[PDB]
An RNA from Escherichia coli: 23 nucleotides with solved positions.
Context: bound to proteins that are not shown
RNA sequence: AAAAAAAAAAAA
RNA sequence: UUUUUUUUUUU
Numbered sequence: 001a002a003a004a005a006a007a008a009a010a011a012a
Numbered sequence: 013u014u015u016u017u018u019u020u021u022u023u
Base pairs, nucleotide, nucleotide: 004021005020006019007018008017010016
Other pairs, nucleotide, nucleotide, family: none
């Protein structure tokens, strides 16, 4: 470091 | 509340 998923926090 | 950060996940 590429697709989908779920968690935490910050601005809209 | 949808782009943003992290972590993890794929018989």
Released in 2018, the model rests on X-ray diffraction data to a resolution of 3.95 angstrom. It comes from the structure "RNase E in complex with sRNA RrpA". It was solved together with Ribonuclease E. The work is reported in "Substrate Recognition and Autoinhibition in the Central Ribonuclease RNase E" (Bandyra et al., Mol. Cell, 2018).